Context: one part of a larger RNA, bound to proteins that are not shown
RNA sequence: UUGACCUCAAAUCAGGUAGGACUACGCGCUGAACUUAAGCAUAUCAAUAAGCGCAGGAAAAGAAAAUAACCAUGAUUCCCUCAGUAACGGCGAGUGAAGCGGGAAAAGCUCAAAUUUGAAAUCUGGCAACAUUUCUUUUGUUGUCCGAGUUGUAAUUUCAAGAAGCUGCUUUGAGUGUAGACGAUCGGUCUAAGUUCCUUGGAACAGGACGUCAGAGAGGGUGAGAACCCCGUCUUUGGUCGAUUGGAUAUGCCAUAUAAAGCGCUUUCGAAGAGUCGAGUUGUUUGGGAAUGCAGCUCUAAAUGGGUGGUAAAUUUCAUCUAAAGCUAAAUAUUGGCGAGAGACCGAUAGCGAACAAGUAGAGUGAUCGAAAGAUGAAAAGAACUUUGAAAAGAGAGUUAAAUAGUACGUGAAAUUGCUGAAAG
RNA sequence: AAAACUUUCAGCAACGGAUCUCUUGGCUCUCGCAUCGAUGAAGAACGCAGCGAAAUGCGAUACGUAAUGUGAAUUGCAGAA
RNA sequence: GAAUCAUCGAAUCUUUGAACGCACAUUGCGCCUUUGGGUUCUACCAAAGGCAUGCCUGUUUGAGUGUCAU
Numbered sequence: 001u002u003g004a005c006c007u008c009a010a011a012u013c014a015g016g017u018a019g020g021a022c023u024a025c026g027c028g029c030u031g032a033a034c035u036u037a038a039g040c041a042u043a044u045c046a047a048u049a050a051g052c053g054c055a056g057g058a059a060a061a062g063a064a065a066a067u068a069a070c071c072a073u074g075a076u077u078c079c080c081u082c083a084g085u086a087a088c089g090g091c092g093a094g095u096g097a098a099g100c101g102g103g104a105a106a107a108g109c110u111c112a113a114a115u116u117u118g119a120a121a122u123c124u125g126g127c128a129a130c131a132u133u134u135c136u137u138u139u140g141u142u143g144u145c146c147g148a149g150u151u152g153u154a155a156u157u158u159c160a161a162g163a164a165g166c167u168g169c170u171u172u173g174a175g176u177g178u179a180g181a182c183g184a185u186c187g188g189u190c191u192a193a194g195u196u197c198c199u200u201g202g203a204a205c206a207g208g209a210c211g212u213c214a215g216a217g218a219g220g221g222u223g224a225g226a227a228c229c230c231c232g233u234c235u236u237u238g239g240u241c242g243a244u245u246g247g248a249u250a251u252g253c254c255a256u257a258u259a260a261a262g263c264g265c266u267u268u269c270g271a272a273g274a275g276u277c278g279a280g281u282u283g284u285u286u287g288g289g290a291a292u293g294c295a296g297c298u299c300u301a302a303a304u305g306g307g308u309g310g311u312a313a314a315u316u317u318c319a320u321c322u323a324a325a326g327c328u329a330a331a332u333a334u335u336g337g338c339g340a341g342a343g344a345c346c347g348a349u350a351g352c353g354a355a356c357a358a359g360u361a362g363a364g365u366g367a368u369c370g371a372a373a374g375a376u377g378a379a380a381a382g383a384a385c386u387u388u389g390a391a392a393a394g395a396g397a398g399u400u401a402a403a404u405a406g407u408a409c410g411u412g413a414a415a416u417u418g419c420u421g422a423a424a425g
Numbered sequence: 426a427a428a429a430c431u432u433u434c435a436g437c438a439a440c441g442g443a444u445c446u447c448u449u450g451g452c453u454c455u456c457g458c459a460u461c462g463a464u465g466a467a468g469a470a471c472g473c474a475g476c477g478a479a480a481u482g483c484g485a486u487a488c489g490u491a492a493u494g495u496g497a498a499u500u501g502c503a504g505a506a
Numbered sequence: 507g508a509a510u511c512a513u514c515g516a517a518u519c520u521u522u523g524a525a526c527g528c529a530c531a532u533u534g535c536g537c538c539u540u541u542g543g544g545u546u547c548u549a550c551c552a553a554a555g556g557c558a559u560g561c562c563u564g565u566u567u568g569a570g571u572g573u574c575a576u
Stems, first nucleotide, its partner, number of pairs: 002575004006570006013564006020461001025056001026054004036043001040090001066073002077104004087095002108327003111273001121153001122148002125145007162269002164266003168263005173254001175253005182246003187241004194210001195226001196209004211228002213217001219231003278299007305322005337458007345451002362369002374447002382409001385396004410445001416439010468522003471484003475502002490516001492513003495509001527535002536557008
């Protein structure tokens, strides 16, 4: 001077992702008081309500730094039991687990710490090709560039082991069609028998004769109690035909075991997670009492070391387990959402606040507060017309089974009111 | 002291909406299911019909368009077919 | 192929709203790209498509008396 790299920026750069709502049930944080103790301060209420954050169809938990002290059990969750027990508590009021045992359900695993070192064997993206689809909407494959990555991506290993070795048996695809069969599946469809007579009625679905069906006498609707009038109900875990899915089966093609794997013996070796464990202390929690868990601060390990064995300490043994990294179905929950079926529930001052145009009308600046209100009849057949009246209406008439059903509409109680009759003062 | 008035009883008529009967509602239980949103959700506002205020439905394709199924209506009137 | 029918796999889905160009008791105020309009053409107008923040992968453009090489 150009370069490489590191760090840090910019872009309406290429492509993505996050919020909000919901919150019944899940995981956390934060966090009371009324109340009880016949007062009240520890305590209780309560590790609750309110507040805040974050999920799922379940969540969380989970393959022992677990119990036990046994002839030992063996991830987690839930149920019963343990057990109103051990224990905690002004040892007052009160509170209060766990191991076992029986059951429901069962399922196991992945990294870090290893030199592939005769070969970064690994992966995102750009591009182009093909392919594939719940799907022109989906999901991949192959090639080729650019990058990421040695400050470590694959293969191999996870302590139950394993790793390197030592022969020797055994085992083997992350595949693709196609065909038919066998199952599952929303859905279009399919379904037995009186409307024969009489009586009552406005209406027969009633009553009485006479029948029919029934794998169908559930339930509705239809002008009154309908198995046979209608929808349905039973057959139906099914015929049907139209798409879906599942595990097998027939073969077709592609597949480099030049690989990989289990097992067996090693005179062997065996990496195993740190401001973490542990200790003190201060809070807060627990049934945990000489601290049960969590958190803050201080101090800070170790290598058969570190946990734990429910009375603190030192010491010595014994069991057990292997923290400080990770995933995981089922059994479990579900005052919400969605779809159903029910009921010794309520029956319009009840039952949700709301059966109705209900979180509506109305109120309040606002946060919020929040009603009342179902019923003519089988059918409007909702009263043509005449008459009186300014009209509203009345009176006739008319409709009807009924207007003692006229919308001020089923039934129409009481309070209270007018009229009439009687009686009393 | 007869009427009025007051009170009582009964009938009829009012007022009122109890009662009875009903019930596309509520409540509770069980069963099954798992699906919101920057590809714009929940919610809100204003609009949309021949004649509509609300409710219900929808978004200038506005009480709806396409596709599939059914098979001849909708209905208050008008109205098309 | 009726219907205020059912179903529902294709569409429409105004102004808003986490609400996203900035706002908002203002149909308020902007910017970018393309396209189009007409007695009207360096003017004016219209239409369409865009412009939020945080973060992730990558790309591009950078900055540094950061580390060097040269």

An RNA from Schizosaccharomyces pombe: 576 nucleotides with solved positions. Rfam match: Eukaryotic large subunit ribosomal RNA. Rfam 15.1 lists 107,465 matches to the family in 2,616 species. Among the 43 different proteins in the entry, which are not shown, are 60S ribosomal protein L17-A, 60S ribosomal protein L36-B and 60S ribosomal protein L22. Ions in the entry include zinc. The PDB entry is titled "Ytm1 associated nascent 60S ribosome State 3". Ugolini et al. published it in Mol.Cell in 2022: "Chromatin localization of nucleophosmin organizes ribosome biogenesis". The organism belongs to Schizosaccharomyces, within Eukaryota. The entry is indexed under 60S Ribosome, nucleophosmin, ribosome biogenesis, fkbp, ribosome. Method: electron microscopy, resolution 2.8 angstrom. The entry became public in 2022. The reconstruction used 35,000 particles.